[PDB]
Formats: sequence, structure tokens, C1' cells
RNA sequence: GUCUCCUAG
RNA sequence: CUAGGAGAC
Repeated sequence: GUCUCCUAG
Repeated sequence: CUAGGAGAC
């Protein structure tokens, strides 16, 4: 640089 | 979207 999942709202 | 966590190339 380019991406995913989760958590809290 | 805000605030965090864990990862991928």
C1' cells in the first nucleotide's frame, strides 16, 4: 500500500 | 459510521 474477521456503541 | 481487538497479501 491492499484486505478480512471479531468486540463495544 | 465511532471506538477497540485479532489477522492476511
This is an experimental structure of RNA, with 18 nucleotides shown. Keywords: RNA/2'-OMeRNA heteroduplex, RNA. Method: X-ray diffraction, resolution 1.8 angstrom. The entry became public in 2023. Entry title: 1.80 A crystal structure of RNA/2'-O-methyl-RNA heteroduplex.